Shown are 50 nucleotides from a PDB entry: RNA from Mesorhizobium loti. Xu et al. published it in Nucleic Acids Res. in 2023: "Structural insights into translation regulation by the THF-II riboswitch".
[PDB]
C1' cells in the first nucleotide's frame, strides 16, 4: 500500500445517482420546508484477506 466486513463520525444543501426516488407539511398556483429510503464522497478505529 490494497480488498472484504462491522459499527461510528464528517459531507450532499449548489457533485453523479430521471429533480436519485417516494412521502409530508406551507401555498392560489409558482415556490419554500422537513423526512425516509437508496446513493456517492470521506476521517478515525477495530476483525478478516492480500
Ligand atoms: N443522493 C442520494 N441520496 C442522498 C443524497 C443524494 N441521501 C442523503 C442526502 N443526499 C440528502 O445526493 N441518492
Nucleotide at each position: 500500500g490494497g480488498c472484504g466486513u462491522g459499527g461510528u463520525c464528517c459531507g450532499u444543501u449548489c457533485a453523479a445517482c430521471u429533480c436519485g426516488u417516494u412521502c409530508c407539511u406551507c401555498g392560489a398556483a409558482a415556490g419554500a420546508g422537513g423526512a425516509a429510503c437508496u446513493a456517492c464522497g470521506g476521517g478515525a478505529g477495530a476483525c478478516g484477506c492480500c

It holds a match to the Rfam family "THF-II riboswitch (folE RNA)". The literature on the family includes a 2023 paper in Nucleic Acids Res by Xu et al., "Structural insights into translation regulation by the THF-II riboswitch". Rfam classes the family as a cis-regulatory element. Its family is annotated with regulation of gene expression in the Gene Ontology. The source organism's lineage runs through Bacteria, Pseudomonadati, Pseudomonadota, Hyphomicrobiales and Mesorhizobium. The depositors describe the entry as "The THF-II riboswitch bound to THF". Keywords: THF-II riboswitch, THF, RNA. The structure was determined by X-ray diffraction at 2.83 angstrom resolution and released in 2023. The model includes bound (6S)-5,6,7,8-TETRAHYDROFOLATE (THG). Crystallisation conditions: 100mM sodium citrate pH6.5, 1.5-2.5M Ammonium Sulfate.